[PDB]
Context: bound to proteins that are not shown
RNA sequence: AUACUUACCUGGCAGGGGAGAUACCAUGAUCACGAAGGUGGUUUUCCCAGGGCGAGGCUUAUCCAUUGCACUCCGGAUGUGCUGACCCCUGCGAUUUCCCCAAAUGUGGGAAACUCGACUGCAUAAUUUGUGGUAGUGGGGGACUGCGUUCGCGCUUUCCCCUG
RNA sequence: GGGUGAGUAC
Numbered sequence: 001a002u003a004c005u006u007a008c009c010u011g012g013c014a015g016g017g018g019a020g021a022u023a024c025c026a027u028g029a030u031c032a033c034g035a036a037g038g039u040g041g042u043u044u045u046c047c048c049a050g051g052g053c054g055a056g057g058c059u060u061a062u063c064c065a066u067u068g069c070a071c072u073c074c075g076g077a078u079g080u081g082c083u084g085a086c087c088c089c090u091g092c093g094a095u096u097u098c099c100c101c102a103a104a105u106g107u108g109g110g111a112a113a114c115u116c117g118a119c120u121g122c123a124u125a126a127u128u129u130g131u132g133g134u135a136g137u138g139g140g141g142g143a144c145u146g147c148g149u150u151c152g153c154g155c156u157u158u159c160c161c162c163u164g
Numbered sequence: 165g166g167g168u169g170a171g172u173a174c
Stems, first nucleotide, its partner, number of pairs: 002173004007168004013121003017047005024041004049090004056083003060079005093116001095113006138163006146155003
Other pairs, nucleotide, nucleotide, family: 001174cWW006169cWW012122tWW022042cWW029036tWH030031cHS048049cHS050091tSS053086cWW054084tSS055084tWS094115cWW102103tHS102107cWS135136tHS145156cWW150152cHS
C1' cells in the first nucleotide's frame, strides 16, 4: 500500500439536449385494397451546446536581404499574445460481460452494469455570500448669512455656474 | 459508499 472484519463519524433525490417536420423504411396493424397516427429509423428545419481542422489576418523583437523614383498593400526567417472563414464531430474523460463486421488475438458496430471528476435541476428569492438596509439624494469656482474661533476653519442660509 | 480508529490477510 491492497483486500476483508468490527466499532465510531457521516448520508437527500433526479438526469443525461430540446422542439418542429419527414413524402421513404420497420413495426409485414384482425374484416373483404388501405387507418390516421404512435413508436423505432432515415432525412431535414428551428433552439442551439460543446469539441475537430486552422485558410487568412493583428501585434512585437532578433537575424538576413535591400541605396531603392514612387504615387493600387504587400522581401525572407524564427518566436510570446491574439482573431479566425470553409469544412467536420457529436456529446466527455476510466472499468466489466455478451453479440456481430472482420483487413478476424488487431481494428469496428449494439446493449446494459452502475461507478468519480463537488455537471446540472430541485421545499434554493426567508438570518452566513447565487434576487438588496452597499440605494445613486455630489466635488469644485464665483456672488451670498450669522454663530464660535486659535481667523486655519466648524456649523448653518442662499444664488449662479463647472463637473461625475 | 466513504473517511477515521483497532485488527485479519496478500

Entry title: The cryo-EM structure of the human pre-A complex. This is an experimental structure of RNA (U1 snRNA; 5SS), with 174 nucleotides shown. The reconstruction used 419,522 particles. The entry has 24 different proteins, among them Splicing factor 3A subunit 1, Small nuclear ribonucleoprotein-associated proteins B and B' and Splicing factor 3B subunit 4. The entry is indexed under human spliceosome, pre-A complex, PRP5, A complex, U1 snRNP, U2 snRNP, SPLICING. The work is reported in "Structural insights into branch site proofreading by human spliceosome" (Zhang et al., Nat.Struct.Mol.Biol., 2024). It was solved by cryo-EM to 3 angstrom. It holds a match to the Rfam family "U1 spliceosomal RNA". Clan: U1 clan. Rfam's curators write: U1 is a small nuclear RNA (snRNA) component of the spliceosome (involved in pre-mRNA splicing). Its 5' end forms complementary base pairs with the 5' splice junction, thus defining the 5' donor site of an intron. There are significant differences in sequence and secondary structure between metazoan and yeast U1 snRNAs, the latter being much longer (568 nucleotides as compared to 164 nucleotides in human). Rfam 15.1 lists 40,184 matches to the family in 1,499 species.